[PDB]
Parts: sequence; structure tokens; C1' cells
RNA sequence: GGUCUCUCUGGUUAGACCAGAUCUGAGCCGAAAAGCUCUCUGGCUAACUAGGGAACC
Repeated sequence: GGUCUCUCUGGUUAGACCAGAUCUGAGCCGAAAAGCUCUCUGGCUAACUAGGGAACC
């Protein structure tokens, strides 16, 4: 010098991940307890990306 191979930080995206919600945040369904979906917030996880470091060449 070369490369995301590894790790970490920030960022982006996704998620049959974990919770929760001006007694819905917004709905669905049931006789009901309950259950389910959407939105949002926090976290998690994965993928990618920039950078720090390491590693290999």
C1' cells in the first nucleotide's frame, strides 16, 4: 500500500423480537374474560454504510 476478515462507535433500513400507550394512540372480533391488527415511543436483533482499531495479504 491492498481488503469490511473481525471488533467497536455513529447513521440508515428491516424485523411472525421484547415491552408500553390522553382507562384505543387507532382500530378488529367475540356473549364475555380475552385475543388480533395498525401507528408511535423506548429497547433488542439482523442487513448495509462511513469512520476508529485490529486482523490477514

An RNA structure with a sequence from Human immunodeficiency virus 1, in which 57 nucleotides are resolved. Taxonomically the source falls in Lentivirus humimdef1 (Viruses, Pararnavirae, Retroviridae, Orthoretrovirinae). The depositors describe the entry as "Structure of full-length HIV TAR RNA". It holds a match to the Rfam family "Trans-activation response element (TAR)". The family has 45 seed sequences and 48 matches in Rfam 15.1. Rfam's curators write: This family represents the HIV trans-activation response (TAR) element which is known to be required for the trans-activation of the viral promoter and for virus replication. The TAR hairpin acts as a binding site for the Tat protein and this interaction stimulates the activity of the long terminal repeat promoter. Further experiments have shown that TAR acts as a miRNA that protects against apoptosis. Released in 2025, the model rests on X-ray crystallography data to a resolution of 2.35 A.